Background:
Solved structure of RNA (23S ribosomal RNA, nucleotides 1307 to 2050) from Listeria monocytogenes EGD-e, 732 nucleotides shown. It holds a match to the Rfam family "Bacterial large subunit ribosomal RNA". Rfam links the family to the GO terms ribosome and structural constituent of ribosome. The family is grouped with related families in Rfam's "LSU clan". For this family Rfam cites "Crystal structure of the ribosome at 5.5 A resolution" (Yusupov et al., Science, 2001). The sample was in a buffer at pH 7.5. The entry has 27 different proteins, among them 50S ribosomal protein L18, 50S ribosomal protein L34 and 50S ribosomal protein L20.

Context: one part of a larger RNA, bound to proteins that are not shown
């Protein structure tokens, strides 16, 4: 080339008006309509790696078109003591000084390391916006340090620090039941606006709204938890710590730990229908 | 361009208090950190206030997606947090909120045919391999519920009835609260409308009987989900701990940080009742008298060589060398026993009873022994659609019997068996376009127009 202007054009609701432009079903705006709504919404890990924003563009890409685009070309854009990871921890697993084993290569494994999917660990609310925000800005904090002032106390019967050691905690399954609280939801109340198209309504009328952090100081449903004293074949040494024993004092009461939440403050601040 | 209100009540978590409490058996990380103790180290230490210091990496954007995995701007796949309201048990369902979206070809047309749907006279499985598909059932409340059973079940068995609105009615009665109020809320009575009241959407069809498999599980990613595998339970067997078994050349491991109530392997497969005979063969276990056998021990001998000796012909020491008999020499095998929930195996012919059949009963050959119970035309039966009965108008299927079991049979278990099954099989009711036998309607495609534009094949 043929098949052929043929199959197909990948689940779905669009419409008109206005705009832009050389050009418009297909780009922008408006209004109505329609679809999802334990999602077809909002975050976020992975993965991707600039696809993000702005300005140009319309060759190719886009199953049509294209003024448009996750496409092309230019510029831009990612801000952290507190978020996640590292300067912390270990699991599985991996590596592994010496070591054990083995024709070579190497295999295994001790100390010791690495290794999150787990443990530990201090920041919230607002604002702002072409493109980041617990990161920027405002306000108010917290954690760990540092110097500088000031008192205070200590300076070898030893303030203070304190192990790479001891002990405690850290520290954990699954199921069920009943509670406390708070998110959330709703109704009135209150505030503001309106008073109406077509028969009716000045109101049980319609619409919109009806609040706020961490931190700090209080509190607190509750949940657990007999205290004190002596004494010591253990805890690689030691121990005032742990463990064990005995004794006294006994009670659902206190303390002591924890604890959601609440109340103040934070706030003369912030936000908020209009 | 502005700044008002912030209250009370109800409801209420899938969040938190908090794995707190209770319970169960299958018995539920580590380390740092924090606290404490000493051993140690020590003149500096803390307290208050002030101001200063705090590194590196990530941070855009997509993230149920046109940006990730699927060669695509691909109906697929992609962990976690949040996930509103009405009615509701609910994250179901239908319609919506916040928020998001109209899906990168369109305009007509309204033929056949195809697909996806809706309805259908009369009939109602006649369709078909087969009720495949579809229809029907479906929520809540009440009544009621059989065989059988392992006593739990079967069971939502089955089969029926009810369901809207108004008034009595802020009903009675609950919850909440100091009240005010707010929420929940029956049974009845009267009434009222429809063809119809879970008025839509979403929500079991049921029964009788049989086979197989006890059961929940598992499987051939992509033609098989099952009767196959597994399973709890049974049994055999190995294993005394550096266990056996297994991986590895080994070291080192698993077994097991277990220890015969444990661990490995084989078979069987809940439960119930049971599990017969054969040890000749093969395996496994034990035995050990004898027979046979290897390397290695042993070296009697014999070749070859030659110093010497011989008459030619030969003989021939020592040494070297090539071989070598006896004797000795394990396990195994042969041999002897045992053992079948080890591998396996579980027979012929011929006669016989009041007439007929038939054969309790006799011979007789063979074997290690000849198949017990149960079951039987079966997931097994060739003949075969056996025969009889049942069910149907009519039944090669199905159920019940019968036994001439071609060719069942007891852990490659036999026979039962409640419960269970997207299992297989037969029957019934419901129901229906499955069918008699087809008709009409909706959308998508087809067709026409505009845009774009492949392929297999040749």
């Nucleotide at each position: 080339a043929u098949g052929a202007g043929u199959a197909g054009c990948g689940a779905a609701a669009g419409a008109a008006g206005g705009g832009u432009g050389a050009g418009a079903a297909u780009c922008c705006c408006u209004u109505c309509c329609a679809c999802c709504g334990a999602a077809u919404a909002u975050c976020u890990a992975a993965g991707g790696u600039u696809u993000c924003c702005u300005g140009a563009g319309g060759a190719a890409g886009g199953c049509u078109c294209g003024u448009c685009c996750g496409c092309u070309c230019a510029g831009g854009g990612u801000u952290a003591g507190u978020c996640g990871g590292g300067a912390c921890c270990u699991a599985a697993g991996c590596c592994g000084a010496g070591g054990c084993c083995g024709a070579u290569a190497g295999g295994c494994g001790u100390a010791g390391g690495c290794g999150a999917u787990g443990g530990a660990c201090a920041a919230c609310a607002g604002g702002u916006a072409g493109a980041g925000a617990u990161u920027c800005c405002u306000g108010u904090a917290c954690c760990a340090g540092u110097g500088c002032u000031a008192a205070u106390u200590g300076u070898u019967u030893a303030a203070c620090c304190g192990a790479u050691g001891g002990g405690g905690u850290g520290a954990c399954a699954c199921a069920g039941a009943a509670g406390g609280a708070u998110a959330g939801g709703g109704a009135a109340u209150c505030g503001c606006a309106c008073g109406a198209a077509u028969g009716g309504a000045a109101a049980u009328g319609u619409g919109c709204g009806u609040c706020c952090a961490a931190g700090c100081a209080g509190u607190g449903a509750g949940u657990g938890u007999g205290a004190g004293a002596a004494g010591u074949a253990g805890g690689c040494a030691a121990a005032u710590c742990c463990g064990c024993u005995u004794c006294u004092c006994g009670c659902g009461a206190a303390g002591c730990a924890u604890g959601a939440g609440c109340u103040g403050u934070g706030a003369u601040g912030g936000g908020g229908a209009a | 361009c502005g700044g008002a209100a912030g209250u009370u009540c109800c409801u209420g978590a899938u969040u938190u208090c908090a794995c707190g409490c209770u319970g169960u058996c299958a018995a539920g990380a580590a380390a740092a950190g924090c606290c404490u103790c000493u051993a140690g180290g020590a003149a500096g230490a803390g307290u208050a206030g002030u101001a200063c210091u705090g590194c590196c990496c990530g941070u855009a954007c997509c993230g149920c997606a046109a940006a990730c995995c699927g060669a695509c701007a691909c109906a697929g796949g992609u962990a976690g947090a949040u996930g509103a309201g009405g009615a509701g048990a609910g994250a179901a369902u239908c319609c919506u909120a916040a928020g998001g979206u109209g899906a990168g070809c369109g305009a007509g047309a309204g033929a056949a045919c195809u697909c996806u749907c809706g309805u259908u006279a009369a009939g109602g499985a006649a369709c078909u391999c087969g009720g495949c598909a579809a229809a029907a059932u479906g929520a809540c409340c009440c009544c009621g519920u059989a065989a059988c059973u392992u006593c739990g079940g079967g069971a939502g068995a089955a089969g029926g009835g009810g369901u809207g609105c108004u008034c009595u009615a802020u009903u009675a009665g609950g919850g909440u609260g100091c009240a005010a109020g707010c929420c929940c809320g029956a049974g009845a009575g009267a009434g009222c409308c429809g063809c119809a009241g879970u008025g839509a959407a979403u929500a079991g069809g049921c029964c009788c009987a049989g086979g197989c498999g006890a059961c929940u599980g598992u499987u051939u990613a992509g033609c098989a989900a099952a009767a196959a595998c597994a399973c709890a339970g049974g049994u055999c067997u190995c294993u005394g701990c550096a266990a056996a078994a297994c991986c590895g050349u080994a070291a080192g491991g698993u077994g097991a940080c277990g220890u015969a109530u444990a661990g490995g392997g084989g078979c069987u497969g809940a439960c119930g009742c049971c599990u017969g005979c054969c040890c000749g063969g093969u395996g496994c276990u034990g035995g050990a008298a004898g027979g046979u056998u290897a390397a290695g021990a042993g070296g009697a001998g014999u070749g070859c060589u030659u110093a010497g000796c011989u008459u030619c012909g030969g003989c021939g020491a020592a040494g070297g060398u090539a071989c070598g008999a006896a004797u000795u020499g394990a396990a195994g095998c042969c041999c002897c026993a045992g053992u079948a929930a080890a591998c396996g195996g579980c027979g012929g012919c011929c006669g016989u009873a009041a007439c007929u059949a038939u054969a309790a009963c006799g011979g007789u050959c063979c074997u290690a022994a000849g198949g017990u119970a149960g079951c039987g035309a079966a997931a097994u039966u060739c003949c075969u659609u056996g025969u009889c009965g049942g069910g149907u108008a009519a039944g090669u299927u199905c159920c019940g019997a019968c036994c001439c079991g071609c060719a069942c049979g007891a852990a490659a278990g036999g026979c039962g068996c409640a419960a269970c099954g997207a299992u297989c099989u037969g029957g019934g009711c419901a129901c229906u376009g499955u069918c008699u036998c087809a008709a009409c309607g909706a959308g998508a495609g087809a067709c026409u127009c505009g845009g774009u534009g492949a392929a297999a094949u040749u």